[PDB]
RNA sequence: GGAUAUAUGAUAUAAUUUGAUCAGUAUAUCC
Numbered sequence: 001g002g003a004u005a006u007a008u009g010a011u012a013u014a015a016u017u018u019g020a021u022c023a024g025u026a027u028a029u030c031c
Base pairs, nucleotide, nucleotide: 002030003029004028005027006026008023009022010021011020
C1' cells in the first nucleotide's frame, strides 16, 4: 500500500447448539 483474517449487528434454518447469507462498524494478521 494492497490484501486477508477475526470480532460484532442483521437475515435464513433447527434445537439449545451448529450452519447459510447480508451488512452495521470495530479489531488482528500479512507486511